Solved structure of RNA (STAUFEN DOUBLE-STRANDED RNA BINDING DOMAIN), 30 nucleotides shown. The entry also contains MATERNAL EFFECT PROTEIN (STAUFEN), not shown here. Method: solution NMR. The entry became public in 2000. It comes from the structure "NMR STRUCTURE OF THE COMPLEX BETWEEN THE THIRD DSRBD FROM DROSOPHILA STAUFEN AND A RNA HAIRPIN". Primary citation: Ramos et al., EMBO J. (2000), "RNA recognition by a Staufen double-stranded RNA-binding domain". The entry is an ensemble of 36 models. Keywords: protein/RNA, protein dsRBD, Drosophila, RNA hairpin, cell cycle-RNA COMPLEX.
Context: bound to proteins that are not shown
RNA sequence: GGACAGCUGUCCCUUCGGGGACAGCUGUCC
Numbered sequence: 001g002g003a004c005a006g007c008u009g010u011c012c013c014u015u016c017g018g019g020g021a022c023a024g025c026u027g028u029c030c
Stems, first nucleotide, its partner, number of pairs: 001030013
C1' cells in the first nucleotide's frame, strides 16, 4: 500500500435476478 475472514452501527444498487455496502474490533498475509 493492499487482497482475504468474522463482528458493531449507519447505508445503497441495477444492463437484473436479486442483492449488497462503508468506518471501528480482532485477525490471515506481503